[PDB]
RNA sequence: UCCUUGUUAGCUCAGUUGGUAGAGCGUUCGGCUUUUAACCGAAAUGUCAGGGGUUCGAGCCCCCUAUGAGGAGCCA
Numbered sequence: 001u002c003c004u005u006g007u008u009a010g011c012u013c014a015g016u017u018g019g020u021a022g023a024g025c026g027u028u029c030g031g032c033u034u035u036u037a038a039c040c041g042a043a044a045u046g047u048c049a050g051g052g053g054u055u056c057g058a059g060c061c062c063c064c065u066a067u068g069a070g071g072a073g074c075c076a
Stems, first nucleotide, its partner, number of pairs: 001072007010025004018056001027043005049065005
C1' cells in the first nucleotide's frame, strides 16, 4: 500500500429509515440495618467519531477523514 471489518451512556455491548436511541454494571436519591455491604424502591444521563449528500425524516442509506482490528504481502 491492498482487501475485509468496527466506531453508540463513565465500562462492556444491542438495533427493521418513523421517538432529543436501549440494556447491564456504574453514579445519584430514599428506605432496611447500630453501620457498611447485600436487599427493596426510585431517578438522571448520549451532540450515535467527525464531514458531506438521498429523504419529509438518517444510529441505520451512499461517499471521504481519523482511529481500531483481521488478513495479504509471494517464486527466485
Molecule: tRNA
Organism: Saccharomyces cerevisiae (strain ATCC 204508 / S288c)